[PDB]
Solved structure of RNA with a sequence from Homo sapiens, 57 nucleotides shown. The depositors describe the entry as "Cryo-EM structure of human ADAR1 in complex with dsRNA derived from HT2C gene". The 2025 paper behind the entry is "Biochemical profiling and structural basis of ADAR1-mediated RNA editing". Released in 2025, the model rests on cryo-EM data to a resolution of 3.2 angstroms. The reconstruction used 144,772 particles.

C1' cells in the first nucleotide's frame, strides 16, 4: 500500500 | 464490511410571491 | 368592487432515488  | 460530511439531479406532499387567461355576485 | 378555476417562475419543510470528494470504524495480508 490493495483488501 | 459499515459510520458518517459537502455538492449535484429527479419524483411526491404543503404554504407563501409574481404574472397571464377565464367565470360569478 | 369583490371573489373562485387554470398554467409558467422562485422560495420554505419532510421522504425516496443516483452520483462525485473526503473522513473514521479494527485487523492481517
Nucleotide at each position: 500500500g490493495c483488501u | 464490511u459499515u459510520c458518517g460530511u459537502u455538492u449535484u439531479c429527479c419524483u411526491a406532499u404543503u404554504g407563501a410571491g409574481c404574472a397571464u387567461a377565464g367565470c360569478c355576485g | 368592487c369583490g371573489g373562485c378555476u387554470a398554467u409558467g417562475c422562485u422560495c420554505a419543510a419532510u421522504a425516496g432515488g443516483a452520483a462525485a470528494a473526503c473522513g473514521a470504524a479494527c485487523a492481517g495480508u